[PDB]
The RNA (S1A stem-loop RNA) has 21 modelled nucleotides. The work is reported in "The testis-specific human protein RBMY recognizes RNA through a novel mode of interaction" (Skrisovska et al., EMBO Rep., 2007). It was solved by solution NMR.
Context: bound to proteins that are not shown
RNA sequence: GGACUGUCCACAAGACAGUCC
Repeated sequence: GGACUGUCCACAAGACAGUCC
């Protein structure tokens, strides 16, 4: 950075926990 899963909250530019590459 990419893919997944569990959560808040899901209509301002979101993020947490756990996993694999």